The depositors describe the entry as "Complete RNA polymerase II elongation complex IV with a T-U mismatch and a frayed RNA 3'-guanine". This is an experimental structure of RNA, together with DNA, with 37 nucleotides shown. The entry also models zinc and magnesium ions. Crystallisation conditions: 20mM ammonium acetate, 300mM SODIUM ACETATE, 50mM Hepes pH 7.0, 4-6% PEG 6000, 5mM TCEP, VAPOR DIFFUSION, HANGING DROP, temperature 293K. It was solved by X-ray diffraction to 3.65 angstrom.
Context: bound to proteins that are not shown
RNA sequence: CAACCAGGCUG
DNA sequence: AAGTAGTTCTGCCTGGTCA
DNA sequence: ACTACTT
Numbered sequence: 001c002a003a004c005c006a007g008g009c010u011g
Numbered sequence: 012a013a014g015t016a017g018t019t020c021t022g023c024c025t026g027g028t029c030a
Numbered sequence: 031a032c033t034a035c036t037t
Stems, first nucleotide, its partner, number of pairs: 003028007012037007
């Protein structure tokens, strides 16, 4: 020093 | 005339699997 | 959605 998916705020 | 893919707002921040 | 270009 990474992707992918998923979920949550910005009221 | 039906059908398909791009673009569909901004930024920030966890949680589970992987070559 | 909405719009171009495809089927």